18S ribosomal RNA (RDN18-1) from Saccharomyces cerevisiae W303: 1765 nucleotides with solved positions. Method: electron microscopy, resolution 2.4 A. The entry became public in 2022. The entry also models magnesium and zinc ions. It comes from the structure "FAP-80S Complex - Rotated state". NCBI's taxonomy places the organism under Eukaryota, Fungi, Dikarya, Saccharomyces, Saccharomyces cerevisiae. It holds a match to the Rfam family "Eukaryotic small subunit ribosomal RNA". Clan: SSU clan. Its family is annotated with ribosome and structural constituent of ribosome in the Gene Ontology. The entry has 78 different proteins, among them 60S ribosomal protein L28, 40S ribosomal protein S23-A and 40S ribosomal protein S3.
Context: bound to proteins that are not shown
RNA sequence: UAUCUGGUUGAUCCUGCCAGUAGUCAUAUGCUUGUCUCAAAGAUUAAGCCAUGCAUGUCUAAGUAUAAGCAAUUUAUACAGUGAAACUGCGAAUGGCUCAUUAAAUCAGUUAUCGUUUAUUUGAUAGUUCCUUUACUACAUGGUAUAACUGUGGUAAUUCUAGAGCUAAUACAUGCUUAAAAUCUCGACCCUUUGGAAGAGAUGUAUUUAUUAGAUAAAAAAUCAAUGUCUUCGGACUCUUUGAUGAUUCAUAAUAACUUUUCGAAUCGCAUGGCCUUGUGCUGGCGAUGGUUCAUUCAAAUUUCUGCCCUAUCAACUUUCGAUGGUAGGAUAGUGGCCUACCAUGGUUUCAACGGGUAACGGGGAAUAAGGGUUCGAUUCCGGAGAGGGAGCCUGAGAAACGGCUACCACAUCCAAGGAAGGCAGCAGGCGCGCAAAUUACCCAAUCCUAAUUCAGGGAGGUAGUGACAAUAAAUAACGAUACAGGGCC
RNA sequence: GGUCUUGUAAUUGGAAUGAGUACAAUGUAAAUACCUUAACGAGGAACAAUUGGAGGGCAAGUCUGGUGCCAGCAGCCGCGGUAAUUCCAGCUCCAAUAGCGUAUAUUAAAGUUGUUGCAGUUAAAAAGCUCGUAGUUGAACUUUGGGCCCGGUUGGCCGGUC
RNA sequence: GGAUUUCCAACGGGGCCUUUCCUUCUGGCUAACCUUGAG
RNA sequence: CUUGGCGAACCAGGACUUUUACUUUGAAAAAAUUAGAGUGUUCAAAGCAGGCGUAUUGCUCGAAUAUAUUAGCAUGGAAUAAUAGAAUAGGACGUUUGGUUCUAUUUUGUUGGUUUCUAGGACCAUCGUAAUGAUUAAUAGGGACGGUCGGGGGCAUCAGUAUUCAAUUGUCAGAGGUGAAAUUCUUGGAUUUAUUGAAGACUAACUACUGCGAAAGCAUUUGCCAAGGACGUUUUCAUUAAUCAAGAACGAAAGUUAGGGGAUCGAAGAUGAUCAGAUACCGUCGUAGUCUUAACCAUAAACUAUGCCGACUAGGGAUCGGGUGGUGUUUUUUUAAUGACCCACUCGGCACCUUACGAGAAAUCAAAGUCUUUGGGUUCUGGGGGGAGUAUGGUCGCAAGGCUGAAACUUAAAGGAAUUGACGGAAGGGCACCACCAGGAGUGGAGCCUGCGGCUUAAUUUGACUCAACACGGGGAAACUCACCAGGUCCAGACACAAUAAGGAUUGACAGAUUGAGAGCUCUUUCUUGAUUUUGUGGGUGGUGGUGCAUGGCCGUUCUUAGUUGGUGGAGUGAUUUGUCUGCUUAAUUGCGAUAACGAACGAGACCUUAACCUACUAAAUAGUGGUGCUAGCAUUUGCUGGUUAUCCACUUCUUAGAGGGACUAUCGGUUUCAAGCCGAUGGAAGUUUGAGGCAAUAACAGGUCUGUGAUGCCCUUAGACGUUCUGGGCCGCACGCGCGCUACACUGACGGAGCCAGCGAGUCUAACCUUGGCCGAGAGGUCUUGGUAAUCUUGUGAAACUCCGUCGUGCUGGGGAUAGAGCAUUGUAAUUAUUGCUCUUCAACGAGGAAUUCCUAGUAAGCGCAAGUCAUCAGCUUGCGUUGAUUACGUCCCUGCCCUUUGUACACACCGCCCGUCGCUAGUACCGAUUGAAUGGCUUAGUGAGGCCUCAGGAUCUGCUUAGAGAAGGGGGCAACUCCAUCUCAGAGCGGAGAAUUUGGACAAACUUGGUCAUUUAGAGGAACUAAAAGUCGUAACAAGGUUUCCGUAGGUGAACCUGCGGAAGGAUCAUU
Repeated sequence: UAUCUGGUUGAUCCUGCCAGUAGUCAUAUGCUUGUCUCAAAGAUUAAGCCAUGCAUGUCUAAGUAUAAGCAAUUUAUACAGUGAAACUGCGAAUGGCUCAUUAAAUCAGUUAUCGUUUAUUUGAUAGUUCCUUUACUACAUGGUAUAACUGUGGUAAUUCUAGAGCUAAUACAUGCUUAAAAUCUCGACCCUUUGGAAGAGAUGUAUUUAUUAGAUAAAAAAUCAAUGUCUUCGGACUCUUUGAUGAUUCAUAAUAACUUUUCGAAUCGCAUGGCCUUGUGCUGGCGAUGGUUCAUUCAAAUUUCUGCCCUAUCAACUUUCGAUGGUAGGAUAGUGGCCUACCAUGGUUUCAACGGGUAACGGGGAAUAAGGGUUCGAUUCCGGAGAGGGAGCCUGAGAAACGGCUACCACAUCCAAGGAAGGCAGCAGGCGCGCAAAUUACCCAAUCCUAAUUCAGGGAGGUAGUGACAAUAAAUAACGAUACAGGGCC
Repeated sequence: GGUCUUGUAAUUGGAAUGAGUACAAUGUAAAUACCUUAACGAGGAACAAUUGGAGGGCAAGUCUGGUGCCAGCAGCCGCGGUAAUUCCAGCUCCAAUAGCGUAUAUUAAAGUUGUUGCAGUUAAAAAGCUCGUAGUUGAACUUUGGGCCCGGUUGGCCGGUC
Repeated sequence: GGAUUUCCAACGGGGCCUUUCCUUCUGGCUAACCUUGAG
Repeated sequence: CUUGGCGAACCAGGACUUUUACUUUGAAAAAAUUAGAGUGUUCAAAGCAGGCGUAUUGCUCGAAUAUAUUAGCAUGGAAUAAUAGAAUAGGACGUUUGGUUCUAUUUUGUUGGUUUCUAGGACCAUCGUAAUGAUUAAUAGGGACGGUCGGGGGCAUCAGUAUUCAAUUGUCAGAGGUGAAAUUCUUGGAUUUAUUGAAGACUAACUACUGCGAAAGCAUUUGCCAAGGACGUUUUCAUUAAUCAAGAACGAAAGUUAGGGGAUCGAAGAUGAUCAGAUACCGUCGUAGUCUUAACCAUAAACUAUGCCGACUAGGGAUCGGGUGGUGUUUUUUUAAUGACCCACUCGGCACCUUACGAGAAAUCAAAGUCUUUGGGUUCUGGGGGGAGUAUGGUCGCAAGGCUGAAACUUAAAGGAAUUGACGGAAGGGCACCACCAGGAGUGGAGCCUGCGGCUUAAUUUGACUCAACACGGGGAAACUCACCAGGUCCAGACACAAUAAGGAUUGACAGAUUGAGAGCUCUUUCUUGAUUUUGUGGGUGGUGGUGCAUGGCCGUUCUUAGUUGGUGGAGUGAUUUGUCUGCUUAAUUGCGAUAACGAACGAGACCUUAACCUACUAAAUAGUGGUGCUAGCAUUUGCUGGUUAUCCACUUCUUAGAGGGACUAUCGGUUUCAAGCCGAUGGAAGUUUGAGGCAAUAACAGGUCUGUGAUGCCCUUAGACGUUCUGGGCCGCACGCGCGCUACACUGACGGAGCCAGCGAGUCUAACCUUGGCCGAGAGGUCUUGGUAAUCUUGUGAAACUCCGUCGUGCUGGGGAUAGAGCAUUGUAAUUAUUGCUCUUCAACGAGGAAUUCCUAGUAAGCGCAAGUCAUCAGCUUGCGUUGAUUACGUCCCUGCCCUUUGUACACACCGCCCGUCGCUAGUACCGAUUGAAUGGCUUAGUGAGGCCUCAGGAUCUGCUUAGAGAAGGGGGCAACUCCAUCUCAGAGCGGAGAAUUUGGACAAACUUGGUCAUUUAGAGGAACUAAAAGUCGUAACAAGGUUUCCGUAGGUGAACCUGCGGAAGGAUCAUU
C1' cells in the first nucleotide's frame, strides 16, 4: 500500500495545465564497479547483403560382399568373423530461425466429418491364384539387368560424367503349389408332365456399375392366380433372419457382370529336435522383414458458433472476367462456384458494409493498478506464415519443401572466355544500418530426436567465453587498555 | 571515590577474516568456476565506494575564495548587475549505495477521458430554431393471501468425555 | 479445551389443501400396492 | 411380515411441444506464468525436492489447491424486461354423430394382386359443453366539440400626421448649422407665414418588468383565407410516446442578380472645420443601400451567453387568458340576463419580492436545488494558451462566403470570481491665497550682488536638479577653513616576532652647496646622541577616499490635511470586512445622533510657551513718581521749566517679576431634527478653537546626509600615503542660459537745513569685548581716559522711513549711480585678481518692463530701518524686532491640489500604469508551386509471354518372340546323285515391348510493356504566412465615460493600429417616473 506538493496574485478562492514524485523482465547512454547464485542478449533501422567452416544421415543375429580389405574359423569346398564401396530400405516434411505478409484473415474458446486422406505403432484379418484353368506351368524354388568393381577416356573448372567388360537382391519383372461341403446356372439322356437325370461350369479379395436385403406401435376374416414345405392336398401353417445411431442409401450380406486387373510370402537369422516305409523322406520351434482390409494411434484437411486496433477528409459495395443461389458434369482424398455449361437475380451494409491506415502475426501472457481501468506482448509454450521476390513441379504417407529441382525478376561467384556454380529470417562469423545487441570456442556426458538402429549421427541440445539487460544474497572492519570529556545513580 | 554508560584521540594493543594467489581432492565428457582445503595473503599511507545533490518543491550551509546579468546554473518557480546559502571551487553536510545519474516511452498520480466518475450562465464547451429516420429509452394492470405436514444448517440448557 | 441427544428459536428446502394441470399415450418395475395370511 | 391397488419414483418409443433476455449450479477453459499449501537451496531469488527406522534387508510423506471474460454445452429459478394468442370468431374442448383421404401389423393356407372388419394420422360437416371470448382509461399522448383570447401568419383594403419637393401667397434681411465657426442658400426674395397638391417610407402618444409566435420576429382600420395555445368537458381512440445520427422547413441586418420604387436617412465619395497630422470623431451634401416583387445567401453578444421531456422540494403578493362560486357593487327596463368592477378559489402563462433548507470558486441561483449519502430518460458540445476556424481535401453558393476541418511549430501561463489599494478628460459631499475669485506688492525687462549650469582651466574641490536642488550644506573661501592644483617636509607605522647592535642600534646639527624658504630636505665636512630607535614579517592606525542602493541618528517630504489600530462579538471558504456610519454639524472620525456592534487606544482637542487686561496682593537706591532739602533761569505774592539721589521722606499709576484673577462664545434676539451648532447686537482688555507658535499618529520614500560626529559595515589607500603639515595658487576664472535678491526709472521726488520718536538684543580674566566723555582730523579714522562680567555702563542704542522750512523744476535733469582714475585710512603675517571705510573726479543701462509667474486677508500686505548669527576684516543673506500702515474677500470649486463616499478598471515597480498594429533586423517551422515532376508498392485495362504439368503426336535407338531362302561345317540314313538332324556366315515378314530428342492443343502462370487508380515517400526555381528573439521607427486602437461607451454579424474605406453605414448585445456608463 483508496495520500499528493511547487508555479498565474500586492494578497484570496477557483478553472486549468506545466513541473515535481514512484514503478517499468522498457530501451539506450554517462560515471563507477570487490564477492556468490541466476541470467536476457542484431527484435525495433535493413524479411539488407554475405567470405569461410560446420548444422543430415543411417544397420542388425536377421535384404545384397569373390574388396584383387583385415583377421582367424579350424564347425564348414557354395557361403557363413570383422568389414570399405555400392545397390536396396528408411529418414531428410521433425528440429532450429524469423515476424515480412496477414484486420473475419490468422488466432482463442467451442463444434463437425452421416464430408475425407493417413507412412508408421498397436490389435485383428486372405485353404479359392495352374485362366479353353489335361502340359500352359520348375514349386526340394523360374527371368533380365545393373551398380559397386576392372579397364580405356574427355574438360581450366563442379558432389560432371562417356565408351567397353563382369556380377547380386526383400532391386525390377514373372509365376504355381490347399481342402471339403453347400448354392446357383446350364444341361446330354430316361422322357414324363407331379416330371427326374449323368455330367460340365461358376462362386477368395480388390475395382466399377446396376439391383436386392438390412424388418418391427394393433387385432381378425372373403377370396383370387399359383396347392408351397407335409398331407387326413381337412389344409395345421408356425419357424418366418434381422446389429448400431438422435438420424442414414449405415455396418454387413446377396445377385448380374465389369478391370486396362490389385493382393493372397520364389525373403532373411538362430535353434536344430521328433517319427519311421533310413530317403538328404515326412514333420517341426523361437524370431526378422513384408502383405490385403478393418480398427487403433500419431496426424492432416476442411468446418459450426461468438470474439479484433484506428479511420466517413471511406456510403454504398459485389455481379463483363463468379458475385448470391439452382440443375448437371468435371476436378479433388473428399464437401463446396473449387471450375465449367445452362438458368435465376441475387448477396453485404449506419447493429459501419466496402475502402484506407497500422512504426499490426494471433494467443497463453507482461507492466501498473482501492475498485473500475490504462498500456504492452518481435521474443523460452501453443497456433500460423516464410526461406531474396513471384510462380511451377518431382519424389514421397506426408512438401507447392528451398541446407529439393525448373523458369523469370533482383543481386552475385569462378574461368585457361568455351562454360560452370548460387540462396545464413540454422550455429559461429563479416560488412552495412543505426541510440541499440556476445566466440569463426568444446562435447554428444545430460534432454531428447532420427536411422537397417543398445553402438552411428545430431551448431537440436548441453558446456565454457563475452555479458552492470534484469533478479538473489552480501565485504569495504570488529573489540579492548590508556588520556581527556560528558550522563544519570551508589 | 566512582561502582555502571557514552563520545573524542590527528594514542596504543592483540586477535578474526575474506578478496586474491595456490598443493590437493571434488566438480566435469574433459575442463573453468562453485562447494571443501595444506601453504601464502590487513593498519590505514592500508586490500583507500561511488553517483548525484545542499533556496523551495525535497534531505542537507547565511561557511570561505573567485566571477560580476559575464561565465554559467536552473525538470518548474527562479539564481547571477562588486558582501551570490543557486555559477566555478575548497571545507562541511545530505540522499541512495555496488550502484547512482541522464534521455525517450509508458503506468499510477489523472474524477486532466469520467461505466463506476468530469465539465458546458460567467473559466473551454447548449447547435439560431423547429421537424424528423436509424439509435437509446418508454405509465399501470393478470396467483395474492391463508393453512397442514415432512425433513436440513446454526445455535441452546444436557457436556453425561476429560 | 473435544462431542451428542428429547428441547424452547432463527435461517434456509420440499410436499399437500384452499376454484390452482405444476403436458399425456403404448408398454413394461407395477410403485409407494384397497393389497392383512395369525401380529 | 401375507395370495390380488393407479406406469416414471426406473426407462424405451411416441403424440404434442409460444419464443427470448437475465440469474443459480455443474461439466469445460494445455503447460509455463499468477495466487497459494509443504519443504533449512546454509538465508534468499529459486527448485520440486526430501525425510526417516535396528541405516545390516530398507520404509515413507509428496509433487496439493484456487483463479481463468465473453461465446457454446447441461441444469434449477421465474421476479424484472420483452414477445405471441379468441373480435367479421374458419376460437377452444369431445364421452358423441356423419363423411373424405392416407398408412398399416397379427391373422384368414401359403408368395403376389383385389377387399371386409378393425388400428392409427389429417381434413370437413352439426349436436352437445362451456360465466363462451375485448384490462385500466396514466394530473401520458392524439382527435372531436364549446365560448373565448391574442401587436401569430397571408392577401386585399383604410387612415394619420410628419418629411421632402412643387404651384400660388404676404413681408423683409438675413437664414442655416456649431463648443466656436465655415462650407451652403439668399432683392431674380432665402428663412418665416398662408392655401393647395404629389411621392415614398413609417405606425408616435396609448406602450407597461403587458400579449402572441418554433425562433428570427410581430403595433393604424376593415374584410377574406387558413392556423394556434390555454381553459371547459361524466366526448372519442387507446400507448399511438420522449429525445433524436442521416435528412429537411423557417431563419435579423448587411450582401448578391433582375424589374419597380427611389420621400427620408445614408457604407463609398465630395466638401467645411478641428488637428502636429485627421481621406476620424463634428458640419453640409451625396452614390450603393434603405422599400417592394422574383430568386439567392444561412450568418449575429441569432443571449436567458442557461438543450429538451418528466417528478419533487420555501414563503409572498401582483398581473394576462379561461373556468367556478358569492342574496357582493354599478349600469340597463329602480328591478331581469349581459357587460364592467369587487371578493374567494382554480388551471395555464410572462414575470417579480423575500429567504437559503440546498447549491456554488464567487458573482449569484426556486433552479444553477433534490450531486463522493455520486444512476429518472435522451441529444449536442469541451479537455492549458496560441498557430487557427488557418492549410488541405470534400461539399454548398453567381459572388461574398457557409458547413466540415488538421498538423508542424511555439509557449508557463492565458483565464474566472471576488478583496485592498491606486488611478479616472466618473459621480456626490466638503475644503486650501504653498488654489482661484476681488485686489495689493511684485517678480519676468535694466545695472549690480549672489547661487546653479555651461565653457575655460594646472585646479577652477564637492553634495543637491519639479513641488520636496539653485543667498541651500548655517557654504559671507585672501592664509587657515580645504576636501582641488604645483611643489617641499614629517610620522604622530601601537604591539609581537626576527635581524643589526654599547668594538655601538639610532637621533640631531653650524657653515656652504641646494631650496620659495636660516626645511641639513639632500650633499661636502665632521662632530653630537645612546637602546627610546632602524630594517623585515605579521598586525595596527589615520583618511572631508568610495558606497546615503549596506547602515545608525537626524532632517525633509507624502501630509498642515484628519487620519490610524487592537480585544471580544457579527459577516465572509478566503484575501478581507464591520466597528471607523445615512443625515446634520465642526478647523477637526469635532460632535448630535443613527446603528451587528460593544468597550477602548493613538492622532485632533486638551496641554505648554508667548502676546493682549488688572489704578486688586507682595515688593523695588540695578524701575519709576511725588514731596522736602540745596540750586539755575524766566516771571512776580503764591507761578513755570530745569539741575542735584546719600538730602531725606512717602508711594507703586507707569516698569519689572512672583502668586493669583479674568473668557465660558457671557447676556439678549433670530434659526435649526428645533439637538450638536450657526448668525446678529450689547457688554467686555479680549468673542475668526482671542492672536502667534511649540509639541504632534499609523504607514512609508530604495528623498538627503558616510563632507557634523572617536556613529559605522564592506571596499580602497597607508611612507616618494588618499595620513598630516608648509609655501604658492584655485574655489571668484567669462562667449552664454537660469533661480534668490539689491538699487532704481523721479515732484506722493532728489538735495540742504532744521524737527525728532522704537523694540528685540550683545558685550572683557588671565583676557583683551561693548565702548561714553575730552582732544586732533573734511572724512574715514587717530589718541588720552572712562563706565560696564551688565534692569545699573555702552544705551533714551536720540534708527530709518517720517514731519516742517527752503533749493531744484519735467530737462535721463540736482532722477540713477553701474564702470573707471587718483589719493588717504582701518583689519590682518599677508589685501596684487581692487577686504572694507573715506575724499575728489568719471557719470553707463534704466523713460514702469512680453509670454509667463510668486506671495498675501489685518496692526496683515507693503514701506522703513535696527540688533543678532556668521565675524580679525567683509552683507546686497538669514533669524528676530519694532516704526509707518492701505486696498480688496468674508466667497467658490473654474484652474492647481487635498479629504470622505459611491463607482469602473485589462493598473499593483500602482496613469510618468498598461497596451495594439503596420513597418525595420535576425532565426526557425509548415504551406502553395511550372516542372505535361520523379520513385516504390499494391489493385487493375490491352498486349507479348519463360517454364514445368496434362494432352495430340513423334520414333534416335534398344530388345523378346511366331517361319524359313542361299552357301558352307559335323553326324546319320535306299547309300549313287540325294534326303534327314544340326549349327555358322548371312537375306526376308514382321507380331510385339521399352523408349530419348522433337512436337500439337490446354489449364496454371513467372516476367515485361501499355494506360488507369489508390497508398506511401521524395526533388523543385520562386511565392506567401506564422512563430520566436533585454532595450528600433510611426502613431495611440483597447483597459477610466480610455477622452467618439465596448463588443457581435455584415459591407465599404484606409500607412498602421483602425474608421464608417445597417441590424443586434450589455459582457454598460442606466436594474429606477402609477